This is an experimental structure of RNA with a sequence from Saccharomyces cerevisiae, together with DNA, with 95 nucleotides shown. The structure was determined by electron microscopy at 3.54 A resolution and released in 2022. The 2022 paper behind the entry is "Structural visualization of de novo transcription initiation by Saccharomyces cerevisiae RNA polymerase II". The sample was in a buffer at pH 7.6. The depositors describe the entry as "Complex structure of trailing EC of EC+EC (trailing EC-focused)".
[PDB]
Context: bound to proteins that are not shown
RNA sequence: CCCCACAAAUCCCAA
DNA sequence: CACTAGTGCCTAAAAAAAATTTATAGTGCAAAAAAACCAA
DNA sequence: TTGGTTTTTTTGCACTATATTTGTGGGGAAGGCACTAGTG
Numbered sequence: 001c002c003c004c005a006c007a008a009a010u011c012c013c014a015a
Numbered sequence: 016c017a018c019t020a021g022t023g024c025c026t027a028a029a030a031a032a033a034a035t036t037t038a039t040a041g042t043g044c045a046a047a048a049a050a051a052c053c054a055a
Numbered sequence: 056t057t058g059g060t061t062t063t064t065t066t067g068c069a070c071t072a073t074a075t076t077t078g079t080g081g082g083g084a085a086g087g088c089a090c091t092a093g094t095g
Base pairs, nucleotide, nucleotide: 002082003081004080005079006078007077008076009075010074016095017094018093019092020091021090022089023088024087025086026085038073039072040071041070042069043068044067045066046065047064048063049062050061051060052059053058054057055056
């Protein structure tokens, strides 16, 4: 410097 | 005098076994074929 | 009567555009010769 992986975060509800 | 590395310079490795599945939309070209008019 | 004719309708095909945030980390990045210098 890009490309790829890799993870979080939106995990309900109303009556 | 000869072999190989160290660094600098500079165009090609040109082979085909395949095409590899991954969607779904729309929508404007583009061409393919049917369908009407009529004229020979 | 039917094929040349223009018109239309269709069929295909070729296009684009695909929620928002953040943080690592793991990779390499021209390879392929060419021309000379040092060492045996």